Annotation: This is an experimental structure of RNA (HMKT-7) with a sequence from Haloarcula marismortui, with 24 nucleotides shown. The work is reported in "A Critical Base Pair in K-Turns Determines the Conformational Class Adopted, and Correlates with Biological Function" (Huang et al., Nucleic Acids Res., 2016). Keywords: RNA, KINK TURN, RNA MOTIF.
[PDB]
RNA sequence: UGGGGAGCCGAAAGGCGAAGAACC
Numbered sequence: 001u002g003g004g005g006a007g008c009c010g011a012a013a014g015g016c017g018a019a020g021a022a023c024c
Base pairs, nucleotide, nucleotide: 002024003023007016008015009014
C1' cells in the first nucleotide's frame, strides 16, 4: 500500500486524528 472506522498522546495546558485514531 491494504483491512478497520474514532479514537490516541499528555500530570496539566494542550497536541494528533474521517486529508482516517486504536487494532490487524